[PDB]
RNA sequence: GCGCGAGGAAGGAGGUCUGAGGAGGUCACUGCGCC
Repeated sequence: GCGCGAGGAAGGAGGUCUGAGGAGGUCACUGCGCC
C1' cells in the first nucleotide's frame, strides 16, 4: 500500500484515526489474509 473483520460520529455511505484533505463533527477499531 491492498481486502475482509472490527469500529466512535446528531455523518460513515470515501480517505483518514488527535491524525489525516483536518481551517468541522467523531476520537472508536486495531484481528485475520496479500503486495

Released in 2019, the model rests on X-ray diffraction data to a resolution of 2.9 angstroms. The RNA has 35 modelled nucleotides. It comes from the structure "Crystal structure of the Corn aptamer in unliganded state". Crystallisation conditions: 20% PEG 4000, 0.2 M ammonium acetate pH 6.7, sodium citrate pH 5.6.